Description
The PDB entry is titled "Cryo-electron microscopy structure of human mt-SerRS in complex with mt-tRNA (GCU)". Solved structure of RNA from Homo sapiens, 38 nucleotides shown. The structure was determined by cryo-electron microscopy at 4.1 A resolution and released in 2022. Kuhle et al. published it in Nat Commun in 2022: "Structural basis for shape-selective recognition and aminoacylation of a D-armless human mitochondrial tRNA".

Context: bound to proteins that are not shown
RNA sequence: GAGAAAGCUCCAUGUCUAACAACAUGGCUUUCUCACCA
Numbered sequence: 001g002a003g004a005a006a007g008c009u010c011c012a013u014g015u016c017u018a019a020c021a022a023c024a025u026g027g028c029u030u031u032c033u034c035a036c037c038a
Base pairs, nucleotide, nucleotide: 001034002033003032004031005030006029007028010027011026012025013024014023015022
C1' cells in the first nucleotide's frame, strides 16, 4: 500500500418506530489478512 472484519479506543446521513434502540451506507479508532522497503 491492497483486501476484509468488528465497535468502540465512538461521530455523521438514511429505512420501520410517539420515540430510545435494532439493521443499513459512510467516517473515525482498533483488530485480522495478503503484499513492497530501490